[PDB]
RNA sequence: GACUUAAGUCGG
RNA sequence: GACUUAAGUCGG
Repeated sequence: GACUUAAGUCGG
Repeated sequence: GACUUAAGUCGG
RNA backbone atom coordinates (compact mmCIF):
# COMPACT_ATOMS: atom_id res chain seq x y z
P G A 1 -1.28 4.13 3.36
O5' G A 1 -1.14 3.13 2.18
C5' G A 1 -0.82 3.52 0.86
C4' G A 1 -0.71 2.24 0.00
C3' G A 1 -1.93 1.37 0.00
O3' G A 1 -2.99 2.09 -0.67
C1' G A 1 0.00 0.00 0.00
P A A 2 -4.50 1.68 -0.38
O5' A A 2 -4.71 0.35 -1.27
C5' A A 2 -4.51 0.37 -2.68
C4' A A 2 -4.58 -1.05 -3.15
C3' A A 2 -5.74 -1.92 -2.67
O3' A A 2 -6.90 -1.72 -3.45
C1' A A 2 -3.76 -3.09 -2.34
P C A 3 -8.36 -1.91 -2.84
O5' C A 3 -8.54 -3.49 -2.71
C5' C A 3 -8.56 -4.34 -3.88
C4' C A 3 -8.31 -5.77 -3.45
C3' C A 3 -9.37 -6.28 -2.48
O3' C A 3 -10.45 -6.79 -3.23
C1' C A 3 -7.27 -6.82 -1.63
P U A 4 -11.93 -6.67 -2.64
O5' U A 4 -11.90 -7.82 -1.53
C5' U A 4 -11.79 -9.18 -1.96
C4' U A 4 -11.72 -10.04 -0.73
C3' U A 4 -12.83 -9.84 0.29
O3' U A 4 -13.99 -10.54 -0.15
C1' U A 4 -10.75 -9.90 1.41
P U A 5 -15.43 -10.01 0.27
O5' U A 5 -15.55 -10.39 1.81
C5' U A 5 -15.52 -11.79 2.19
C4' U A 5 -15.54 -11.86 3.69
C3' U A 5 -16.53 -10.92 4.39
O3' U A 5 -17.85 -11.44 4.50
C1' U A 5 -14.40 -10.76 5.41
P A A 6 -19.11 -10.45 4.49
O5' A A 6 -19.20 -9.84 5.96
C5' A A 6 -19.44 -10.71 7.09
C4' A A 6 -19.35 -9.93 8.37
C3' A A 6 -20.05 -8.57 8.41
O3' A A 6 -21.43 -8.66 8.72
C1' A A 6 -17.85 -8.36 9.26
P A A 7 -22.46 -7.53 8.22
O5' A A 7 -22.19 -6.29 9.20
C5' A A 7 -22.58 -6.37 10.58
C4' A A 7 -21.91 -5.25 11.34
C3' A A 7 -22.26 -3.84 10.88
O3' A A 7 -23.52 -3.38 11.34
C1' A A 7 -19.94 -4.01 11.12
P G A 8 -24.46 -2.56 10.32
O5' G A 8 -23.84 -1.10 10.45
C5' G A 8 -23.90 -0.45 11.72
C4' G A 8 -22.93 0.70 11.70
C3' G A 8 -23.21 1.80 10.68
O3' G A 8 -24.17 2.75 11.11
C1' G A 8 -20.94 1.22 10.60
P U A 9 -25.17 3.45 10.07
O5' U A 9 -24.18 4.63 9.67
C5' U A 9 -23.66 5.51 10.70
C4' U A 9 -22.84 6.58 10.03
C3' U A 9 -23.44 7.17 8.75
O3' U A 9 -24.35 8.23 8.98
C1' U A 9 -21.23 6.50 8.32
P C A 10 -25.42 8.63 7.86
O5' C A 10 -24.54 9.22 6.66
C5' C A 10 -23.93 10.53 6.76
C4' C A 10 -23.01 10.69 5.58
C3' C A 10 -23.66 10.67 4.20
O3' C A 10 -24.31 11.90 3.99
C1' C A 10 -21.73 9.34 4.17
P G A 11 -25.56 12.01 2.99
O5' G A 11 -25.09 11.52 1.53
C5' G A 11 -24.21 12.36 0.80
C4' G A 11 -23.66 11.63 -0.40
C3' G A 11 -24.70 11.05 -1.36
O3' G A 11 -25.37 12.07 -2.04
C1' G A 11 -22.97 9.56 -1.14
P G A 12 -26.95 11.85 -2.28
O5' G A 12 -27.00 10.75 -3.46
C5' G A 12 -26.28 11.05 -4.67
C4' G A 12 -26.06 9.79 -5.46
C3' G A 12 -27.29 9.10 -6.04
O3' G A 12 -27.81 9.83 -7.14
C1' G A 12 -25.69 7.53 -5.29
P G B 1 -18.14 -0.94 -6.41
O5' G B 1 -18.00 0.54 -5.97
C5' G B 1 -17.50 1.55 -6.84
C4' G B 1 -17.56 2.90 -6.09
C3' G B 1 -16.86 2.90 -4.78
O3' G B 1 -15.46 2.79 -5.01
C1' G B 1 -18.84 4.19 -4.61
P A B 2 -14.48 2.25 -3.88
O5' A B 2 -14.34 3.53 -2.94
C5' A B 2 -13.78 4.75 -3.44
C4' A B 2 -13.91 5.80 -2.37
C3' A B 2 -13.48 5.47 -0.94
O3' A B 2 -12.09 5.63 -0.76
C1' A B 2 -15.62 6.37 -0.87
P C B 3 -11.27 4.78 0.32
O5' C B 3 -11.72 5.36 1.73
C5' C B 3 -11.39 6.71 2.08
C4' C B 3 -12.24 7.11 3.27
C3' C B 3 -12.01 6.23 4.49
O3' C B 3 -10.92 6.74 5.21
C1' C B 3 -14.32 6.43 4.14
P U B 4 -9.98 5.73 6.02
O5' U B 4 -10.95 5.41 7.26
C5' U B 4 -11.29 6.44 8.20
C4' U B 4 -12.19 5.82 9.24
C3' U B 4 -11.70 4.52 9.88
O3' U B 4 -10.79 4.84 10.91
C1' U B 4 -13.98 4.31 9.28
P U B 5 -9.67 3.78 11.33
O5' U B 5 -10.43 2.65 12.15
C5' U B 5 -11.06 3.01 13.40
C4' U B 5 -11.83 1.81 13.89
C3' U B 5 -11.11 0.46 13.79
O3' U B 5 -10.25 0.19 14.89
C1' U B 5 -13.30 0.28 12.92
P A B 6 -8.88 -0.63 14.68
O5' A B 6 -9.25 -2.18 14.71
C5' A B 6 -10.04 -2.70 15.81
C4' A B 6 -10.53 -4.08 15.47
C3' A B 6 -9.56 -4.99 14.71
O3' A B 6 -8.66 -5.66 15.58
C1' A B 6 -11.68 -5.05 13.68
P A B 7 -7.19 -6.09 15.08
O5' A B 7 -7.41 -7.43 14.24
C5' A B 7 -7.92 -8.61 14.87
C4' A B 7 -8.44 -9.55 13.82
C3' A B 7 -7.45 -9.93 12.72
O3' A B 7 -6.53 -10.93 13.10
C1' A B 7 -9.51 -9.36 11.74
P G B 8 -5.03 -10.87 12.56
O5' G B 8 -5.15 -11.44 11.08
C5' G B 8 -5.44 -12.83 10.90
C4' G B 8 -5.87 -13.02 9.48
C3' G B 8 -4.80 -12.80 8.41
O3' G B 8 -3.93 -13.90 8.24
C1' G B 8 -6.79 -11.73 7.77
P U B 9 -2.38 -13.69 7.89
O5' U B 9 -2.56 -13.63 6.30
C5' U B 9 -3.16 -14.75 5.62
C4' U B 9 -3.19 -14.43 4.16
C3' U B 9 -1.91 -13.82 3.59
O3' U B 9 -0.96 -14.80 3.23
C1' U B 9 -3.74 -12.47 2.98
P C B 10 0.59 -14.45 3.14
O5' C B 10 0.70 -13.47 1.87
C5' C B 10 0.53 -13.95 0.52
C4' C B 10 0.42 -12.75 -0.38
C3' C B 10 1.61 -11.79 -0.41
O3' C B 10 2.62 -12.44 -1.12
C1' C B 10 -0.38 -10.55 -0.32
P G B 11 4.17 -12.07 -0.92
O5' G B 11 4.31 -10.49 -1.18
C5' G B 11 4.26 -10.03 -2.53
C4' G B 11 4.19 -8.52 -2.55
C3' G B 11 5.31 -7.77 -1.84
O3' G B 11 6.51 -7.91 -2.54
C1' G B 11 3.34 -6.71 -1.41
P G B 12 7.83 -8.14 -1.64
O5' G B 12 8.10 -6.70 -0.96
C5' G B 12 8.41 -5.62 -1.87
C4' G B 12 8.12 -4.28 -1.25
C3' G B 12 9.12 -3.77 -0.21
O3' G B 12 10.31 -3.35 -0.84
C1' G B 12 6.92 -3.22 0.43